[PDB]
RNA sequence: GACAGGGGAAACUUUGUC
Numbered sequence: 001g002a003c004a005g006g007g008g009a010a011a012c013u014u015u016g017u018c
Base pairs, nucleotide, nucleotide: 001018002017003016004015005014006013007012
């Protein structure tokens, strides 16, 4: 940095692989 799981309508937030 991207991506992925969870809480969440989402947003948002967090966890993790690389």